C1' cells in the first nucleotide's frame, strides 16, 4: 500500500530468500 498465493529456510530482527504476483 492491497491484499495474496503456496511458504521452505535462514539470522533474528526486520531481515531476506524462493516463487508468485496484480492492485497501489
Nucleotide at each position: 500500500g492491497g491484499g495474496a498465493c503456496u511458504g521452505a529456510c535462514g539470522a533474528u530482527c526486520a531481515c531476506g530468500c524462493a516463487g508468485u504476483c496484480u492492485a497501489u
The RNA has 24 modelled nucleotides. Method: solution-state NMR. The entry became public in 1995. It comes from the structure "24-MER RNA HAIRPIN COAT PROTEIN BINDING SITE FOR BACTERIOPHAGE R17 (NMR, MINIMIZED AVERAGE STRUCTURE)".